[PDB]
Context: bound to proteins that are not shown
RNA sequence: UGAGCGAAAUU
DNA sequence: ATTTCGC
Repeated sequence: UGAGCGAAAUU
């Protein structure tokens, strides 16, 4: 290339 | 602003 939902981490 | 995972 390369999109969508959700979750997690760093600042 | 960026990364990873699941699908």
Method: cryo-EM, resolution 3.3 angstrom. The entry became public in 2024. Shown are 18 nucleotides from a PDB entry: RNA (RNA template), together with DNA. Protein in the same entry: LINE-1 retrotransposable element ORF2 protein. Ions in the entry include magnesium. The entry is indexed under reverse transcriptase, LINE-1, RNA BINDING PROTEIN, RNA BINDING PROTEIN-RNA-DNA complex. It comes from the structure "Structure of LINE-1 ORF2p with template:primer hybrid".